[PDB]
Context: bound to proteins that are not shown
RNA sequence: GAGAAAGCUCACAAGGCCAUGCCCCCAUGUCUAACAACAUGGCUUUCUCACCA
Numbered sequence: 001g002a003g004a005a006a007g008c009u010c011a012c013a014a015g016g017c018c019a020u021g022c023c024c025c026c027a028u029g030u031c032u033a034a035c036a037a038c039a040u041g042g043c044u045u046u047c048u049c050a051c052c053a
Stems, first nucleotide, its partner, number of pairs: 002048002005045003012021002015018001025042001028039001030037001
Other pairs, nucleotide, nucleotide, family: 004046cWW011022cWW014019tWS027040cWW029038cWW031036tWW032034tHS
């Protein structure tokens, strides 16, 4: 760099690279009195196949 998936990423406890809490995306829209829930897209992470002149 290419493809695809997910919603969050940073920090504090605690064990010998991650078990759990602490906190749990920004926008434009479909039905909703409205939070939410599903789409398109952005961004933050994770999983894949590939070049490093």